[PDB]
RNA sequence: GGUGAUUGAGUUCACCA
Numbered sequence: 001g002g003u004g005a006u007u008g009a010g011u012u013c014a015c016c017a
Stems, first nucleotide, its partner, number of pairs: 001016005
C1' cells in the first nucleotide's frame, strides 16, 4: 500500500512487500 470482516466507524485485526 492492498484485501477481507466486524464494528455506526473512518477505527481495528492478520499476511506480503